Context: bound to proteins that are not shown
RNA sequence: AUAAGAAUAUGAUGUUGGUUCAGAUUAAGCGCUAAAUAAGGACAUGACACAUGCGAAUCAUACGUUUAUUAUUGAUAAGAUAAUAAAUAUGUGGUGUAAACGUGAGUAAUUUUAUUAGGAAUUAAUGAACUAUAGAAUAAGCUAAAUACUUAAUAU
RNA sequence: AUAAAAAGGAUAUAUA
RNA sequence: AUAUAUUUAUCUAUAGUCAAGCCAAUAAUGGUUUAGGUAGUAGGUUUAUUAAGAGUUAAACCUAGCCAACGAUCCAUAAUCGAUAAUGAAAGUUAGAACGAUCACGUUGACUCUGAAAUAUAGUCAAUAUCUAUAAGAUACAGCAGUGAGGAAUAUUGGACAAUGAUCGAAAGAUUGAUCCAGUUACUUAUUAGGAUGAUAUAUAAA
RNA sequence: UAUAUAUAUAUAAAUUGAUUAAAAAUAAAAUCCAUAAAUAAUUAAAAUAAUGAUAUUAAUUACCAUAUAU
RNA sequence: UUUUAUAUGGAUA
RNA sequence: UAUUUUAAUAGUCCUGACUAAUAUUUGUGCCAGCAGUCGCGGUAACACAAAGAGGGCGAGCGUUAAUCAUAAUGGUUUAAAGGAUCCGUAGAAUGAAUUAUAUAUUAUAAUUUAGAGUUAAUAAAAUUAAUUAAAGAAUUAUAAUAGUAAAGAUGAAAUA
RNA sequence: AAUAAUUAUAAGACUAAUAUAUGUGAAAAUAUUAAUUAAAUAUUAACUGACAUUGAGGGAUUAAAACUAGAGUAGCGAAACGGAUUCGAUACCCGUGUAGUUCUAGUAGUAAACUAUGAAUACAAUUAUUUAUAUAUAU
RNA sequence: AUAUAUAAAUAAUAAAUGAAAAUGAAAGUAUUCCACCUGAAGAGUACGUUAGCAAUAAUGAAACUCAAAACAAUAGACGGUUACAGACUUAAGCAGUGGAGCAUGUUAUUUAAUUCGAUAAUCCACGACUAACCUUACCAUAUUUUGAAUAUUAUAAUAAUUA
RNA sequence: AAUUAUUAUAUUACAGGCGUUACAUUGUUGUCUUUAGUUCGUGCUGCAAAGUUUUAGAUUAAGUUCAUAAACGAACAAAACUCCAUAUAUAUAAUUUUAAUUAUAUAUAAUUUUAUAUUAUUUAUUAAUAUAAAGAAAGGAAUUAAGACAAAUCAUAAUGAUCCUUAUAAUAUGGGUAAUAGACGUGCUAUAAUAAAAUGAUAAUAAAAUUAUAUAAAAUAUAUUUAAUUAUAUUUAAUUAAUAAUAUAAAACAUUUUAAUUUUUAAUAUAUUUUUUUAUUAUAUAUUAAUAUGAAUUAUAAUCUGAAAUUCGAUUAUAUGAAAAAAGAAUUGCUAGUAAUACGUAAAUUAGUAUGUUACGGUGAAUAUUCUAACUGUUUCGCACUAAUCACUCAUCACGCGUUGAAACAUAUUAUUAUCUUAUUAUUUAUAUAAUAUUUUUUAAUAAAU
RNA sequence: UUAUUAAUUUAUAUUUAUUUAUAUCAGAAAUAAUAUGAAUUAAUGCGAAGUUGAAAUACAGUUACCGUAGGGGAACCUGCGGUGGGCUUAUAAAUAUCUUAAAUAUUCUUACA
Repeated sequence: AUAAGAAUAUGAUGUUGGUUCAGAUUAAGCGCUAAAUAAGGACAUGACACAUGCGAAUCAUACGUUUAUUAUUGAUAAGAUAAUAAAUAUGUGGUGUAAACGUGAGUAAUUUUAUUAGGAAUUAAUGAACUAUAGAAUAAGCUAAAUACUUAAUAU
Repeated sequence: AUAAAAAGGAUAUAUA
Repeated sequence: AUAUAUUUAUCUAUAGUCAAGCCAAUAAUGGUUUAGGUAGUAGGUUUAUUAAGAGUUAAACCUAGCCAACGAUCCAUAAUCGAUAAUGAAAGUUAGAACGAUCACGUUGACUCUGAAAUAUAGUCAAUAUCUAUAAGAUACAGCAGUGAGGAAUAUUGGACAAUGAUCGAAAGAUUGAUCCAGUUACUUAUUAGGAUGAUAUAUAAA
Repeated sequence: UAUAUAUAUAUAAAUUGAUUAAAAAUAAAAUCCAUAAAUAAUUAAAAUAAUGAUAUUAAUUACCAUAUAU
Repeated sequence: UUUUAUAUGGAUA
Repeated sequence: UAUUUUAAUAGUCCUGACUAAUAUUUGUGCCAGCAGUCGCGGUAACACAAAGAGGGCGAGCGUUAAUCAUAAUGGUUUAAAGGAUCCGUAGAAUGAAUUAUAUAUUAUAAUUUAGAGUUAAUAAAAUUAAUUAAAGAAUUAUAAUAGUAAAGAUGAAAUA
Repeated sequence: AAUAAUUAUAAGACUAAUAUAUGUGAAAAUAUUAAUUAAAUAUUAACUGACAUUGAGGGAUUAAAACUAGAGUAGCGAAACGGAUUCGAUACCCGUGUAGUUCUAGUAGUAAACUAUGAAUACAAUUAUUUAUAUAUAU
Repeated sequence: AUAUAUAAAUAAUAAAUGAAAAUGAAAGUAUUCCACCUGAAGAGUACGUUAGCAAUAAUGAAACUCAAAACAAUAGACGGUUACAGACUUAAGCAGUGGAGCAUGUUAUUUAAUUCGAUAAUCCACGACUAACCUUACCAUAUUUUGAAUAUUAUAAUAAUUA
Repeated sequence: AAUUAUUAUAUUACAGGCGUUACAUUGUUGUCUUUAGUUCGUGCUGCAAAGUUUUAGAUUAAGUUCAUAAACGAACAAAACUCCAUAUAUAUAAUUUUAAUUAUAUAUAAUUUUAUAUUAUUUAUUAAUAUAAAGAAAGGAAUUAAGACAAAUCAUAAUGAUCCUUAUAAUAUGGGUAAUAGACGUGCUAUAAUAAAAUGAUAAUAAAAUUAUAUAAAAUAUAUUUAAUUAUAUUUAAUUAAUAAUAUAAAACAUUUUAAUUUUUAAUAUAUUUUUUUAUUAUAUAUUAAUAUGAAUUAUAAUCUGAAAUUCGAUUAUAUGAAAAAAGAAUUGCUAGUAAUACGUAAAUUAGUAUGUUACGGUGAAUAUUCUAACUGUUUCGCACUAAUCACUCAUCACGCGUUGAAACAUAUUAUUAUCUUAUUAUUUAUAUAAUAUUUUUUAAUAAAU
Repeated sequence: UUAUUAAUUUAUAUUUAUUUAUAUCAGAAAUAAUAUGAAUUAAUGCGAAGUUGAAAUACAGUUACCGUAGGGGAACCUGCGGUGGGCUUAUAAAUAUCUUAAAUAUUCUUACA
């Protein structure tokens, strides 16, 4: 590389010409019907309105808070200190929700999609968060306290 | 040009 | 209280990795019984703004341009596409559910904050609706399940974090309607859903 | 039983259609042999350090286990 | 190859 | 000496042609109804409604709604379709020759004359536009003339 | 005192033969005569050196009818009014006959505007008949 | 004076093309450019727009409905269609018809009945190759009722068959 | 004694019907028309439906005859082959069934042939013509296919349907079909002299038919007269037939006669017209007319057939003696052995009756040409028809349903702005005895130290 | 003397309140567009089915049709030009001639030359 037609005009013929059919298919619906199993799908319509329960928490080794026991202290037991074992996430903090999920309203393109062995302004003192290496990690304040926050010190 | 930072906690051991 | 050691964190720098911004060229439905359109409009110069170009935004001053019958402007309609699906000999045509890629949105509009990046499913104000606690309040199921409505028509208010992932944690672990499973439904596909033999029955036959 | 063998006769019965190219029809029943399911035992794999929602797992075996050959 | 087959321990009639 | 038990109830459409379906029969009578297209039905209905028999597909079958395919390997005197005509702009339309380069059916350069034009010479023709100036037969009207009583028209007539 | 006949005068429109629309013109169109202006043929010589073809949009021209102004108005002739025909006759036939048909200046851009056949180029087998140009001669 | 050439036009053609009719240097073989078409009807309509003094001109749809609709050609039918030919149709001649009487048929009328038919060509001396009765089909009166047929079932009279 | 046959009677289905329907039919028939035309086979042309091509051929009065073509055959539709007539040959007849001049079986012949000249041509091996030759040769019938008039017939018979069934069937007697104002068709007779009437015996001259459900001779008698003729009666010869009978054909031809017509007749005379001429007298009047034409009508008597002649038959005798004076517009037939014929003859149907019909011979002519509508086949052109012009087919109005457009406008949605109001935010102004921190100028209160 | 607190003065930075101007969600008004219904009104198809005429197809009985104008119950009629998709459907005034007709052409079979 793999390309088939059919019915229908007309008195009949040839031609024009539409219509319909033969094939495959579905995000399917409906009518009748229906055994098991495996796999793939399931509000296309009102981006209409929504009862109820769930879908985002986690860290106690950041800071606080609360017990119990033991020891020391407290000349009588209220408290303090330390060790040990628990409790607290209705206080202050950290990280997590720019993803994923769902939907297709808007969008006809200064904006969106797709493509190119495209481009410069010749793209930040941006790392988001892992890797490799090197160095650093200081003083006050504020809060009850801090790995909270604020102001400073010193660092390509 | 230089600019621009930070934070401790846990567990041991030795000290005070 | 101090020092070391171990462990886990904090900060900075350099490179890598992942990942961002902007521009060009080409293509992307119907109607001209929409024929003229445009006035920051087309171009030049300068400042502001940004990491960054540009009438991108704002300000100033100049030139008179720019688009258009190979269809401008306007209107209507529509999420786009594939090594996806359907069909055909093929060029193509159709779909865009399912798988995957991209965009937009999370009741509506605008604005601001944080941030590398958001006009964020955040915050602010307003709009619509509902609710209770009556507050410059809360909620908006286009997350899962489910209900009413609409429709010819589309399912469980299921199980589990065992697997693969995601978040938090030093760890132990916690959470996860992501996800994995099952339920409902011939909506689709596939396998199975019994083979061989089989046209009559008696009596009948050495002794 | 040197092994028979084209077995042969009667009798009854014969559903729907049809009177022969008019069938229904090997269709049915019946006969032979199976498997599925059930039952019983067993039991992976998905996942391993451990953890299995699915799950009354799939599959296999047909008294169970073992040895040898196979 | 598979698969098959024999024989064994326990197990029912 | 043998070792659990043991099965098998398909539907749906269709049979005039397109279109696979021959074994016939009943009811209905242009009614009832069927139908994708052509059509069928008015007393022998292969088509309606059924029985028999038969043909498809099959845990599906049918039907509706849809998509693709099924003829441009086209046409326009007479069948849909040549624009009234010509001029000419764009054309991202098409278009000569030789040679040399290039990065190649294109570009550039040089060269050429067969397309297309220009000017003459020679011959030919008196048309087509515009304008101006003329001619011709006839018609109608009016007047005159003599001359009359009908004329004119039509298929035949009648109005003027 | 018609018609007819013979004279005279006036007016408008039209163009017999030739004539084949042959031919000419882009088409529409174009045939009484002359003039002016414009365009048009063939061959040869020289010249240019592809300058071409087609042509969306656009432009121009475009019968008859129709319309706007001003003239003209013989004949013809929608309409109208009459005469006939007819069962009827808003017709065909007849009369009177308005617009129109004519000219000038415009509008409009339509026809069976037909060859129902767009334009250009290259090419293919014959005959007949005209025309044109050229050549030849014992014209 | 023709003759020979090369073009143009027209006519008839080959080939080719075509649904064919036909085209014929294109409607052929090819190339280039433009316009236009995509079933019928609705419709060159509606609406809008542009242009014009106006009539109008240009542009130019959809819905509904249908399985039609159209062209060339073929054979017919038809035509107040053509041209032919035929007969069709007159004339001539003889005797007639149409006039009188009668015969006969028909019509009309009459009638108790005047039987019925035929009744342009294609009836009228026709049916009818003979109406006193009969014929006869019409009228009056009287009369018959299984009548002329075939069969069935009874009854008899008769002859055979058979006891 | 039962069975079977026949016959009669009875019984009931019916029988019967010239009752209706020829437009429900069989059959038959009338009239016209097309009838060298159909179909089939093969071949050939066109893609095909289709076509089959010359050709709209020639020629004849005419398919008449011939020729021809991508057509060629076959078969039917024909024509011919036939049959009749005619001519001839053979056979048959013991030529008294006599017509051998015939009868009827078979066969032959012609759809004529040949030569020559002329005029035309498709010019040749030709047609039209004439001329010559040969010959008896000159005429007819039948001969089938298709369609129409839904033409006639149901009354020749036959069929369906429908109607009658004590009557719409059947029989008898009598009547009618024969009536009579007008009208029509077809015939007969006649209306006088190129025509009617008598008469014509060694018998002028036919053909085709008929006679067992008969043909009827001769003779005699009457009408009726010498006789004949005609009619009937009496009688019934021959023949049931090439024998006898109907039946001596008629016209023709000859003679005589003939009104109108004084064109005559008669009386005298006359003649070389003697059946006749001439002369003189008489012979009618009327008269457009009807006679010695014509034979209708009617009186009386007789006859024939039959059982019967009244309605309603035929013939004869005497008497009667009508119309009719040659027929317009129109109209029929015929074209040769035909028309015509005051030419007769025969047969069918009858007991009886033809002026009808069908046959048969005799005599035997004339004339011969012109046209135009519809009708035909062929052909031209057109064609929107194809169950085919009674086709097809256009519009308004009238009768249901559908679709679309436009649209004041009331609505909803969106966009825009030299407008109004505006949350919030950004940016930008002015102000504060604004707050906080620090600095800064002082001032109290308080505190610590001293 | 010093410290603290509360005041005052002073500048500075950061805020706050009010205020000026510009832009801005939104709403109002006006205008336009889109959609819906709509009084109201126009065109057309099919169905049956008659009516009044007879316009078209043949020379369709007045050639039809195109453009345009006027008129009429309706088809249609009339004027003007155009077209053939109607007349190419087209088919005679006729006249014809001389060289050896044959002992020769006509015959001829691969021969003659």
Shown are 1487 nucleotides from a PDB entry: RNA (15S mitochondrial rRNA) from Saccharomyces cerevisiae. The 2024 paper behind the entry is "METTL17 is an Fe-S cluster checkpoint for mitochondrial translation". The entry has 33 different proteins, among them Mitochondrial 37S ribosomal protein S27 and Mitochondrial mRNA-processing protein COX24. Rfam match: Bacterial small subunit ribosomal RNA. Its family is annotated with structural constituent of ribosome and ribosome in the Gene Ontology. The PDB entry is titled "Small subunit of yeast mitochondrial ribosome".